[PDB]
RNA sequence: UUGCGUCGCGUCGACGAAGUCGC
RNA sequence: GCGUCGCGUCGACGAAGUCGC
Numbered sequence: 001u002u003g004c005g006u007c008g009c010g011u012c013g014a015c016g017a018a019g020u021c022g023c
Numbered sequence: 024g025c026g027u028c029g030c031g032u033c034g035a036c037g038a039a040g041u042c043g044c
Stems, first nucleotide, its partner, number of pairs: 003044003007040001009037008019028001021026003
Other pairs, nucleotide, nucleotide, family: 006041cWW008038cWW017029cWW020027cWW
C1' cells in the first nucleotide's frame, strides 16, 4: 500500500458534421 | 470522393482530476 458509481481529462479503436486546412 | 487538424459520439482502458456512496 483500499472498493464501487459519477462527470471531466487522457490513450487506443471505430464513427459524425452545415468546424479548420489540404488533395 | 480522400486526407490533416480541432471538436464531439460510441467502446475498451488509465490516474496522485471532480462529485457521490